[PDB]
Context: one part of a larger RNA, bound to proteins that are not shown
């Protein structure tokens, strides 16, 4: 001595944001149902849902990567691996992924912040020039640093140290001139309108409406009729009759019709190349062509002028520095912890909380923890940065479509639908299609009818088309018509019947129909013979036992006889649908028929064949016996052993005993086929019975009905 | 008488039915990529000759206007109007309009409330001009247009206008 500076106000002055949309995106956050047959870990799902918050896409993006090679080289994104030898995971469930190839799209790439950057910050912001920059002043943002210049790929690293150092700058003169800024042009570019296009409206139509000419087909050749039909009337037995009605060429042919850089596609009155309409004009060599249009609008000025730029000459007569420098990201990294989160594993991340790095021999990364060492790839931690890709449900301009659906479909919604409606609300959210061959031509008018409305009428093809409009199904009724029917379940099955409205087929004076009738056949049924046969049974005597009927009982008459025994006998039943279950003869009745290879030795065969059996024996042979004729067997006895006694068991030949069979083989008989040799045994729509001659009529439909079921 | 019961043709009865099908459903293109506080979506009301709707459209309301075409539109309307200088509720579009709302913003708010700052309107009276009338001029009065919501952002003449024990000496 003495006012600030600085920083928060408060204006004023300019913008900004919001809610929108939100399909896709960016991010954020972030269920539960599932399943695991259970469930909690797991799965769903790092998904729903929630919220934030953008584009047109976004999003991603130029190395602390991948490697682990003979390398590789922003991002993306597709394929790809591998659903995998990565793996993760009650390790189950269930999950799971990279690099690389091969690919697609790409000439995609980029800054600052730590280097000498500095002769009044090289800026900016506002001024005012200049038509913009620039000029060119403020202001004052701004030396708490904007510029420029360089930016660990260089610069030449280093070193040739300005003369070049290498290098970096200065500096001059000197030769060039450039896209763009900014004026000033200029043009095409690019866009809407289009602007615009070929051929029949040919020629005929119940009687040309069709065949027929496989080419013939200008054209031939055919056929094609006032017929024709059926729907109303009057009329008619019922018909007839009458009389009344009725037949819209994008159709058909035809026509040798056109057209053809337009037969792409729709219109148009029953199926259109030429009747309207509409393409076409040709990325490319032909890359149409018009108008208007023009804020251009990734064209193109190879960038026409002006202005403002741009540039080398390592020219230098440079200058200065450069002998060297050598200017890369932190409470992040990182570590612990926590969680959460990953396929990722002794850790993929985030995020949180704590902790918390770089001698720079360094930082990061190398998928088993470590430490320890190397080797091996990078260089994070600030910053930007088409194309290929998405759209995923809710996206807007403008195209192109579909072996989609067909009005209860399909969208919620075809419709005045996301509407009507509905529910406090939140929300919730439906139903709901088409007249005219052509049109309303929407029914005049008449008439009863209160009126509606009838009934006329009138219209129009069609109104069974009158506005409920194509059709117009079916359930459900009236009604007609019914000559249909009814113990009473009901419809049912089955059967035939009647009645049928019935179909369909045949059809006779030499055709069809029922019913007879028929070789061989091709089966079933009647009549008559047998299946043998040892053997008893008996029978007959006698004969015993044997007591019963006659009579009024006994006796006769022991017998009625049952019964027994014995003599004697061999005539006699038994062999039963068992001596066969044999065998043929005609039995003519039944059927629920019936017919056609052939080539052809052949109807070859068929005259013995068969037989009880008489005969006769014989042969020899099979058998029971008596014979033992024995011999074998031996075994018992008071038989060690030997006499003796029992014969018992068996067995040989014998006997040929047979009292017994049979082979044979004569001698009888039958029997058929012989006889004869011809046969024949390996195939009948026909026919006779009545039923039109253009109406039937056999045969098939439908009801009703009754039997059974 | 019955009720079935039947047939069948007809008839109601129903809305099938096909067959139509600008409907729906798919899938593929292109884009000169896509909103608004410069008030937007969405919302409200509103608007015709005679309009309900629906659709337009917004009081410049079933519109205007370029502009391209090149006479219809028709339910009735209307119009002589085609040498047209001009149909189209035509087409298209650049041109415009665009209530009342709206995120919605002066304030408000089941209220067309109500503000506020500014300009404009318009007028009993009044003055005024005496103009005789008249007239004009202007006031209480009332409308209307337009600001003014809010956050952030820059900024100011070369400084707005303040604060603070921050801080100069």
């Nucleotide at each position: 001595c003495a006012g600030a500076c600085c920083u928060g106000a408060g204006u004023g002055u300019g913008g900004c944001a919001g809610g929108a949309c939100c399909a896709c995106c960016c991010g954020c956050u972030a269920a539960a149902c599932u399943u695991a047959a259970g469930c909690a870990u797991a799965u769903u799902a790092c998904u729903c849902a929630g919220c934030g918050g953008a584009g047109g896409a976004a999003a991603a993006g130029a190395a602390a990567a991948c490697a682990a090679c003979c390398g590789u080289g922003a991002u993306u994104c597709u394929c790809u691996c591998a659903g995998u030898c990565a793996g993760c995971g009650g390790c189950g469930a269930g999950c799971g992924a990279a690099g690389a190839g091969g690919g697609a799209u790409u000439c995609a790439a980029c800054u600052c912040g730590u280097u000498g950057c500095c002769g009044a910050a090289u800026c900016g912001g506002g001024u005012c020039u200049u038509a913009u920059a620039u000029g060119a002043c403020c202001u004052c943002g701004a030396a708490c640093u904007g510029u420029g210049g360089c930016a660990c790929c260089a610069u030449u690293u280093u070193u040739g140290u300005g003369g070049c150092c290498g290098u970096u700058c200065u500096u001059a003169u000197a030769g060039g001139g450039c896209u763009g800024g900014u004026g000033c042009a200029g043009g095409c570019g690019u866009g809407g309108c289009g602007g615009a296009a070929u051929u029949c409206a040919a020629u005929u139509g119940c009687a040309a409406a069709g065949c027929a000419a496989a080419c013939c087909c200008g054209u031939u050749g055919c056929u094609g009729a006032a017929c024709a039909c059926a729907u109303u009337u009057a009329c008619a037995a019922c018909c007839c009759u009458u009389c009344a009605u009725g037949u819209g060429a994008g159709u058909a042919u035809u026509g040798a019709g056109c057209c053809a850089a337009a037969g792409a596609a729709g219109g148009u009155g029953u199926c259109a190349g030429c009747c309207c309409a509409u393409u076409a004009c040709a990325u490319u060599c032909c890359u149409u062509a018009g108008c208007c249009a023009c804020g251009g609008a990734g064209c193109c000025u190879a960038c026409g002028c002006g202005c403002c730029u741009c540039c080398u000459c390592a020219u230098g007569u440079u200058c200065g520095g450069u002998c060297c420098a050598a200017g890369a990201g932190a409470g992040u990294a990182g570590c612990a912890c926590u969680g959460u989160u990953u396929g990722g594993g002794a850790a993929u991340g985030c995020a949180g909380u704590g902790u918390c790095a770089a001698g720079c021999c360094g930082g990061c990364a190398g998928g088993u923890a470590u430490u320890u060492g190397u080797c091996u790839g990078c260089c994070a931690a600030g910053g930007u940065u088409a194309a290929a890709u998405a759209u995923a449900g809710a996206g807007u301009a403008g195209g192109a479509a579909g072996a989609c659906c067909g009005a209860u479909a399909g969208c919620g919604a075809a419709c005045a639908a996301g509407u009507a409606g509905c529910g406090u609300g939140a929300g919730c959210g439906a139903a709901a299609g088409u007249u005219u061959g052509a049109a309303a031509a929407g029914u005049a008018c008449u008439u009863u009818g209160g009126a509606a409305a009838g009934a006329g009428a009138g219209u129009g093809a069609c109104a069974u088309a009158g506005a409920a409009c194509c059709u117009g199904a079916a359930a459900u009724c009236g009604u007609g018509a019914c000559a249909a029917c009814g113990a009473c379940a009901a419809u049912g099955g089955a059967a035939g019947u009647a009645c049928c409205u019935u179909c369909a087929u045949u059809u006779c004076u030499u055709u069809u129909u029922u019913u007879u009738a028929c070789g061989g056949c091709c089966a079933g049924a009647c009549c008559c013979a047998a299946c043998c046969u040892c053997g008893c049974c008996g029978c007959g005597c006698a004969a015993u036992u044997u007591c019963g009927g006659u009579u009024c009982a006994a006796c006769a008459u022991c017998c009625u006889u049952c019964a027994c025994u014995g003599u004697g006998c061999g005539g006699g039943u038994u062999u039963c649908u068992c001596u066969u279950u044999u065998g043929a003869g005609g039995u003519c009745a039944u059927g629920g028929g019936g017919u056609g290879c052939g080539u052809g030795a052949g109807u070859g065969g068929g005259c013995g064949g068969a037989a009880u059996a008489a005969a006769g024996g014989g042969u020899c042979g099979g058998u029971g016996u008596g014979u033992u004729g024995u011999g074998u067997g031996u075994g018992g006895g008071u038989u060690u052993u030997u006499u003796c006694u029992c014969u018992c068991a068996c067995u040989c030949u014998c006997u040929u005993c047979c009292u017994c069979c049979u082979u044979c083989c004569c001698u009888g008989u039958u029997c058929g086929u012989g006889c004869g040799u011809c046969u024949c045994g390996a195939c009948g729509c026909u026919g006779g019975c009545g039923a039109u001659g253009g109406a039937a009529a056999u045969g098939g439909g439908g009801u009703g009905c009754c039997c059974c079921c | 008488a019955a009720c079935g019961u039947g047939u069948c043709g007809c008839g109601a009865u129903g809305g099938a039915u096909g067959a139509c099908u600008u409907g729906g459903c798919u899938u593929c293109c292109u884009a000169u990529u896509u909103c608004g506080u410069u008030g937007a979506a969405g919302a409200a009301c509103g608007c015709a000759g005679c309009a309900a709707a629906g659709u337009g459209c917004g009081a410049u309301a079933a519109g205007u206007g370029g502009u391209a075409u090149c006479a219809a539109u028709u339910g009735c309307a209307g119009a002589a109007u085609c040498a047209u200088u001009u149909c189209a509720u035509u087409g298209c579009c650049c041109a415009a309009u665009c209530u009342u709302u709206g995120a919605a913003c002066g304030c408000a708010a089941a209220c067309g409330g109500c503000g506020c700052a500014u300009g404009g309107g318009a007028g009993a009276a009044g003055c005024u001009c005496u103009c005789u009338c008249g007239a004009g001029c202007c006031a209480u009065c009332c409308c209307c247009g337009u600001g003014c919501a809010u956050g952030c952002c820059a900024c100011a003449u070369u400084u707005c206008u303040c604060a603070g024990u921050g801080u100069c000496g």

This is an experimental structure of RNA (ALPHA CHAIN OF THE LARGE RIBOSOMAL SUBUNIT 28S RRNA, nucleotides 1 to 709; 5.8S RRNA CHAIN OF THE LARGE RIBOSOMAL SUBUNIT, nucleotides 1 to 169) from Trypanosoma brucei, with 878 nucleotides shown. Released in 2014, the model rests on cryo-electron microscopy data to a resolution of 5.57 A. The entry is indexed under RIBOSOME, EUKARYOTIC, KINETOPLASTIDS, EXPANSION SEGMENTS. The entry has 76 different proteins, among them 60S RIBOSOMAL PROTEIN L4, RIBOSOMAL PROTEIN and UBIQUITIN-60S RIBOSOMAL PROTEIN L40. The reconstruction used 164,000 particles. Rfam match: Eukaryotic large subunit ribosomal RNA. On this family, see Yusupov et al., Science 2001: "Crystal structure of the ribosome at 5.5 A resolution".